[PDB]
Overview
The depositors describe the entry as "Cryo-EM structure of human Elp123 in complex with tRNA, acetyl-CoA, 5'-deoxyadenosine and methionine". The RNA (tRNA Gln) with a sequence from Homo sapiens has 75 modelled nucleotides. The reconstruction used 215,353 particles. Abbassi et al. published it in Nat Commun in 2024: "Cryo-EM structures of the human Elongator complex at work". An Rfam search finds the family "tRNA" in it. Its Rfam clan is "tRNA clan". Rfam classes the family as a transfer RNA. About the family: Transfer RNA (tRNA) molecules are approximately 80 nucleotides in length. Keywords: Elongator, tRNA modification, acetyl-CoA hydrolysis, TRANSLATION. It was solved by cryo-electron microscopy to 2.87 angstroms.

Context: bound to proteins that are not shown
């Protein structure tokens, strides 16, 4: 400084423009007057940030923020 591609729960990860995102580690509550930590069963928690195109975008077009790959330039 152009120059190809990545971004989803606190953390690994899954989904094909519909008419409303599914597992796993964490966590938090009962059964419990034997128990924060073990069993059983319930529960909380997400599509970075702007424009948008298309009847409708987590998903395709342009962007900023970060990160990854080539030389950097540069002192």
């Nucleotide at each position: 400084g152009g120059c190809c591609c990545c971004a989803u729960g606190g953390u690994g990860u899954a989904a094909u423009g519909g008419u409303u995102a599914g597992c796993a580690c964490u966590c938090u509550g009962g059964a419990c007057u034997u128990u924060g930590a073990a069993u059983c069963c319930a529960g909380c928690g997400a599509u970075c940030c702007g424009a948008g195109u298309u009847c409708a975008a987590a998903u395709c077009u342009c962007g900023g923020u970060g990160g990854g790959a080539c030389c950097u330039c540069c002192a």